[PDB]
Context: one part of a larger RNA
């Protein structure tokens, strides 16, 4: 989704209207209920997942305004005043010139009347030789590429691998001013204007501002991130390699299965030739830490092998000597493993060698752990490329490195928390109630025993104890539900179980007696009123025959509250750098549905059942009733050495509870009954009438009803369950049984009271139709609807009283009962008020009796 | 309406 839509047990995705086996139901409807239809709204808000997001903090990560402060452009000027720079000879040993100068650039020259020499002596000071070199005597001598018996090479130019000063610019310090700019200074126009220009005066001034460039600080901002497995997540752990065990005789082979290792080490612990071979023991030895040192008998390798295991080794693969470095260069026919990138083993070919006399033997290591891509990045070779063409920095090749990838196939090699405002995308793939499996754990029933117990094992208990079982209550698991099975305590209403509170029977005793202890049988009914806490539970008062323990989605929220608690405020405390948490307090905090279908309580229409009605019934068969305490005997008898105290027999008694009648009698309550009484509005004094919760207060007819008045109630019968009781053999003795032999209850059944033929078939008595008819049926019959009064019944129907007499409803007349002195006159009295009847009066609902007056008084329908 | 069995 269509529906012709039952219930019990039981199956099943493990809680069925639709399945399987019964069991029960004649068809359609109103009125009531809320038990199920994992009832109806909302693609769970709770838990987890997404290499989903939003918010929020912070010493997460990466940035950035912003604050600091700088470095240069804007940026004149006086001057104190440090340092840079160009302008002058020598000077160094070297021998040479020529007498022992200076790098050195020219120098067939130049200086000289542009004073040249020696040297006493001058700058320098030099194997104290005097050269450039100058002065005074005096007055042609000194130099020089080229000459220089050295190298170049000091006549000058041009001069240096110093001491100066100063010219000339300048970089730099320290004040001070104007002249630019600069003032949310202060006069005067434009102008009329607190804009504005902008000069008159006064301020502070090349200050700082502003721009480019760099260093700092900075959740004030902002954009990201925070790993994964997991018997749910979190919290722990862990993550890559290597060896054993599960692993089921090839290999391989899981868990948050059970045990150890590794992230190296060694120039020998590598190669090759050669020898050589035991821990321990027992033998015995100067100190004998007993043994190490010593020798002999042995000693199955138990010896050992760097590093954990296996697997293997005396061929030694182990312990020593000697010579070396194969811990070599290219390579490879084929094969192991294997998604792949990786990895493992190789004869034997080239080609250089090492050890052994030779054969031969070597490409690390008795075998297997001891590392990790690519990409950038960095060292050297190169017979590759390299931009027109040529070197060439950079690329290629080949060979060597480094730091990070341990989450160890590495998000590029940069990375942290709160959420209780939290959103959206999914999941019963995965978690918190209920449901299902299990039963460790829980609750209880058997089984076997030193001994307490005065002692006596078994009256009591059962010590170390261990052992089978049945029922599922903390937990184990993840089988339904996450396009929602939505809630604990409490009312309110039940059901059903027995693993017995209380009544019922029994019966054991270490019960003198009541007292008890103490067990078994034994499921009908019953089983409380508060004070404290939300509370389950719990503790107290107080009664009672007793105040059991359990299921039923820990029974019931489309029945109900809303105190607990899982919602936004808010306060203490703890702990956190913080946002927050805690599970600790404590105060406030919105409970939704108009009922289809089945199911439950009520009441109706249809129809049927061998003539058709009316009224009486019988019962297959249902369902509702079975509980309890007092005061009298008995009995003070048994019993009690003291005080203490048996059990048993009668009617009756008159109660507590819960049930079902009913309104006489105490009460309630009466919205068309009679009275008293304030307030304002009408008709105007009073008397009425309306509105003030029916305007208050006071009483109160019929129905309706509890606090009121009746009535019931194990059971009114023997008789059964562990118990008691009788005769009696296997087992000749015994023997409650074993064939037989009686009972004891709350067991039957009876009774009580209710509905009942849809019980798919059961009667009785009357009454009708003598026919018509094709008795296929119609008309008349008995009789029922239909329509009005009605109430004793009533949501509506339905079920009773009546329909022309007559008393079903109404009216008049009379009562009962309720309330209690009307009016109108009459008498007071000052008046408020009385009295008083020839007045328990006037009024009066549903109650009652009469009664014709007004009204149900006619007439069709359907049926043999 | 079938049937037995009367009357």
């Nucleotide at each position: 989704a269509u529906a012709g839509u039952a219930c019990c047990u039981g199956u099943g995705a493990a809680g069925a209207u639709g399945c399987a086996g019964g069991u029960u139901a004649c068809c359609c409807g109103c009125g009531a209920c809320a038990g199920g239809a994992c009832g109806g709204a909302a693609a769970g808000a709770c838990c987890c997942c997404g290499u989903g997001g939003a918010g929020c903090u912070u010493u997460a990560c990466u940035g950035u305004a912003g604050c600091c402060u700088g470095a240069u452009a804007u940026u004149g000027a006086a001057a104190u005043u440090c340092g840079g720079c160009a302008c002058g000879c020598u000077u160094g040993u070297a021998c040479a010139g020529g007498a022992u100068a200076g790098g050195u650039a020219g120098g067939a020259g130049c200086c000289u009347u542009u004073g040249a020499a020696a040297c006493g002596u001058g700058a320098g000071c030099g194997c104290u030789a005097g050269c450039u070199u100058a002065c005074g005597u005096g007055g042609a001598g000194g130099c020089g590429c080229u000459g220089g018996u050295g190298g170049g090479a000091u006549a000058c130019u041009a001069c240096c691998c110093a001491g100066c000063u100063g010219u000339g610019u300048u970089g730099g310090c320290u004040u001070u001013c104007u002249a630019a700019c600069c003032c949310g200074c202060a006069c005067c126009a434009c102008u009329u204007a607190u804009c504005g220009u902008g000069g008159u005066g006064g301020g502070a001034g090349a200050c700082a501002g502003u721009g480019u460039c760099a260093g700092g600080c900075g959740g004030g901002c902002a954009g990201u991130u925070u790993g994964a497995c997991u018997g749910g997540g979190g919290c722990g752990g862990u993550c890559g390699c290597c060896u054993c065990c599960u692993a089921a005789a090839a290999g391989g082979u899981a868990a948050c299965g059970g045990a150890g290792g590794c992230g190296c080490u060694c120039a020998a612990a590598g190669g090759u030739u050669c020898c050589c071979u035991c821990a321990g023991a027992a033998u015995g030895g100067u100190u004998g830490g007993a043994a190490a040192u010593c020798a002999u008998u042995c000693a199955u390798a138990g010896a050992g092998u760097g590093u954990a295991a296996a697997g293997g080794c005396a061929u030694a693969a182990g312990g020593g000597a000697g010579c070396u470095u194969g811990a070599c260069u290219g390579c490879g026919a084929g094969a192991c493993c294997u998604a792949c990138a990786a990895g493992u083993c190789g004869a034997g070919c080239a080609g250089g060698g090492u050890c052994g006399a030779a054969a031969g033997a070597c490409g690390g290591a008795c075998u297997u752990a001891g590392u990790g891509a690519u990409c950038c990045g960095g060292u050297g070779g190169u017979u590759c490329c390299g931009c027109a063409u040529g070197g060439a920095a950079g690329g290629g090749c080949c060979a060597u490195c480094g730091c990070u990838c341990a989450a160890c196939g590495g998000a590029u090699a940069a990375a942290a928390g709160c959420u209780a405002c939290c959103c959206c995308g999914g999941g019963g793939a995965u978690a918190a109630c209920a449901g299902g499996c299990u039963u460790a754990u829980c609750u209880c029933c058997c089984c076997c025993a030193a001994g307490a117990g005065u002692u006596c094992a078994c009256a009591u208990c059962g010590a170390c104890g261990g052992g089978g079982a049945g029922g599922u209550u903390u937990g184990g698991c993840a089988c339904c539900u996450c396009g929602a099975u939505g809630u604990c305590g409490g009312c309110u209403c039940a059901u059903c179980g027995c693993a017995u509170c209380c009544u019922g029977g029994g019966g054991c005793u270490g019960u003198a007696g009541u007292c008890g202890g103490u067990c078994c049988c034994a499921a009908g009914g019953g089983u409380u009123g508060g004070g404290c806490u939300g509370u389950u539970c719990g503790c107290c008062c107080a009664u009672u025959a007793a105040a059991g323990c359990g299921g039923u989605a820990c029974g019931c929220g489309a029945g109900c509250u809303g105190g607990g608690u899982u919602c936004a405020g808010a306060a203490c405390g703890u702990c956190g750098u913080g946002a927050g948490a805690c599970a600790g307090u404590u105060c406030g905090g919105u409970c939704c549905c108009u009922a289809u279908c089945c199911g439950u309580c009520g009441u109706g229409g249809g129809c049927g059942u061998a003539g058709g009605a009316a009224a009486u019934u019988u019962g297959a068969g249902a369902g509702g009733a079975g509980c309890u305490g007092u005061c009298c005997u008995u009995a003070g008898u048994a019993c009690g050495a003291g005080a203490g105290g048996a059990c048993c027999g009668g009617g009756a008694u008159g109660g507590a509870c819960a049930u079902a009648c009913c309104u006489c009698u105490g009460g309630u309550g009466u919205a068309c009954c009679a009275g008293u009484u304030g307030u304002c509005g009408u008709g105007c004094c009073a008397a009425c009438g309306g509105c003030a919760u029916a305007g208050c207060u006071g009483g109160g007819u019929a129905g309706c009803u509890a606090u009121g008045u009746g009535u019931g109630g194990a059971c009114g019968g023997g008789a059964u369950a562990a118990g008691u009781g009788c005769u009696g053999a296997a087992a000749g003795c015994a023997u409650c049984u074993a064939a037989g032999c009686a009972u004891g209850a709350g067991c039957c059944c009876c009774c009580c009271u209710c509905a009942a033929g849809a019980u798919g078939a059961g009667a009785u008595u009357u009454c009708c139709c003598a026919a018509c008819u094709u008795c296929g049926g119609u008309u008349a019959u008995a009789a029922g609807a239909u329509c009005c009064c009605u109430c004793a019944a009533a949501g509506a129907u339905g079920a009773u009283g009546a329909g022309g007499u007559u008393a079903a409803u109404a009216g008049g007349u009379u009562c009962g009962a309720g309330g209690u002195g009307g009016a109108a006159g009459c008498a007071u009295g000052g008046u408020g008020a009385c009295a008083u009847g020839u007045g328990g009066a006037g009024c009066u609902g549903a109650c009652g009796a009469a009664u014709a007056c007004u009204a149900a008084u006619c007439g069709a329908u359907c049926g043999a | 309406a079938c049937u037995u069995a009367a009357u």
The RNA (23S, nucleotides 2045 to 2920) from Staphylococcus aureus has 871 modelled nucleotides. It holds a match to the Rfam family "Bacterial large subunit ribosomal RNA". Its Rfam clan is "LSU clan". Gene Ontology terms of the family: ribosome and structural constituent of ribosome. Cimicata et al. published it in Mbio in 2022: "Structural Studies Reveal the Role of Helix 68 in the Elongation Step of Protein Biosynthesis". The structure was determined by electron microscopy at 2.73 angstrom resolution and released in 2021. The depositors describe the entry as "Staphylococcus aureus 50S after 30 minutes incubation a 37C".